[PDB]
Context: bound to proteins that are not shown
RNA sequence: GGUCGGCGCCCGAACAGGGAC
DNA sequence: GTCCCTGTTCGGGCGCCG
Repeated sequence: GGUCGGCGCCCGAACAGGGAC
C1' cells in the first nucleotide's frame, strides 16, 4: 500500500411513477 | 419513441468517531 460499523457532506448511475408532444 | 417533473435505490469519494 490494505478491514469494519455509524453519522455528516458531495458526486454518480440505474429503476419506478407522472405528465407534454 | 424524445423531453422533463415527482420519488425510490444502489454504487463511489472525503471528513469525523470507535

This is an experimental structure of RNA, together with DNA, with 39 nucleotides shown.
The depositors describe the entry as "Crystal structure of HIV-1 Reverse Transcriptase in complex with RNA/DNA and dATP".
Crystals were grown from: PEG8000, Bis-tris propane, magnesium chloride, ammonium sulfate, pH 7.0, VAPOR DIFFUSION, HANGING DROP, temperature 277K.
The 2014 paper behind the entry is "Structures of HIV-1 RT-RNA/DNA ternary complexes with dATP and nevirapine reveal conformational flexibility of RNA/DNA: insights into requirements for RNase H cleavage".
The entry also models magnesium and sulfate ions.
The structure was determined by X-ray crystallography at 2.51 A resolution and released in 2014.
The entry is indexed under fingers, palm, thumb, connection, RNase H, nucleotidyltransferase, DNA-directed DNA polymerase, RNA-directed DNA polymerase, TRANSFERASE, HYDROLASE-DNA-RNA complex.